[PDB]
Molecule: Bacillus subtilis small cytoplasmic RNA (scRNA),RNA
Organism: Bacillus subtilis subsp. subtilis str. 168
This record gives sequence, structure tokens and C1' cells, in this order.
RNA sequence: GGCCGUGCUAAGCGGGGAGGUAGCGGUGCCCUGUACCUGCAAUCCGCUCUAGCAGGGCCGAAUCCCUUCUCGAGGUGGUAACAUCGACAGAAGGUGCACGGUC
Repeated sequence: GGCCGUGCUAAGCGGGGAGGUAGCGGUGCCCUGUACCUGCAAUCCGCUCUAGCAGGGCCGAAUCCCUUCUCGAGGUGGUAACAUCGACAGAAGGUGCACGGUC
């Protein structure tokens, strides 16, 4: 130094369109398609660029987390061609601590 194996954690336990906001979320309308539970809520509820809060949980460093690209369900503006975001799916990179193995 490479790559295995356990143990413990960070992250994660869905995302998107329109709209709303000083900004970020949640509920609501709609789309994806399966994706912890309970409490709060649109003439609102919760937060502060580490941007839902509280309580109870699940998984344990990668098919699983983070980032980019490809694709495209679907939404919005437009009579339309278009324009603009974009779920799923795919691909490619990146990301801890302790111990024990092997080269």
C1' cells in the first nucleotide's frame, strides 16, 4: 500500500411538477411506484442557508450512502412546433473509526 472479514457509527429510512415563502421544509393538488410510526397544519403548521419540530424506532461504509452523466414516466408556460424542469431505471466516480485476516 492493495482487498477481503467482523464490530460501531456519519449519511440514509424516498424523490419530483405546479404553487406558496425573505429563504428552507411539512400538510394540500398532481406525477412517479412501494418508499419507518405517531402528534401539528393553507386566510396554515414547523424551521433558519447544517433550514420541518417533538417523541418512539430501523439499517450499518455500499445492489444500500454522496456526486455527475445517460434515459425518460409526468408536470408547467404555448393554439402548436417548441421551451423548461424532471420520478423510475441504467452507467461512471467519490466516501469513516477500531480490530483481525491475508498477499